[PDB]
RNA sequence: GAGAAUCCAGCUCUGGAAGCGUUUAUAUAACAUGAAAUAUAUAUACGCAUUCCGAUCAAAGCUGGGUU
Numbered sequence: 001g002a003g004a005a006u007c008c009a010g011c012u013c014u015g016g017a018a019g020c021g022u023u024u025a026u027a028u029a030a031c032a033u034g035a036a037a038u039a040u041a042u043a044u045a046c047g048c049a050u051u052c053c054g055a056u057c058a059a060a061g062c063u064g065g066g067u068u
Base pairs, nucleotide, nucleotide: 005067006066007065008064009063010062011061012060015053016052017051019048020047021046022045024043025042026041027040028039029038
C1' cells in the first nucleotide's frame, strides 16, 4: 500500500467467427475480332437458416437468496 463487499442459485452470452439463390441498380474486366451464352465487386429487394468458443485469461450483464 485502503477494497462503493462477499458467497450461492437461476437466466442471458458480452467479444470473435457466418452462407447460398434470385431481381434490380451501379462500377470494373473480357473475349475477338468471327460470336459471346458473361463473370466479379458494391448497393437494393425477395427467399432460406444446420452453430462454434463454458473454470489456466480467477463472473460480463440481469434476477433471487445467504453472509443475524